RNA sequence: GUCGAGCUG
RNA sequence: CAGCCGAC
Numbered sequence: 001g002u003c004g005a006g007c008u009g
Numbered sequence: 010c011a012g013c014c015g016a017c
Base pairs, nucleotide, nucleotide: 001017002016003015004014006013007012008011009010
Other pairs, nucleotide, nucleotide, family: 004006cWH005014tHS
């Protein structure tokens, strides 16, 4: 970078 | 969106 079990905003 | 958890 790609992306979603997920998190802060 | 940045980053993190992690995967490709």
The RNA has 17 modelled nucleotides. The entry is an ensemble of 10 models. Released in 2008, the model rests on solution NMR data. The entry is indexed under RNA, duplex, adenosine bulge.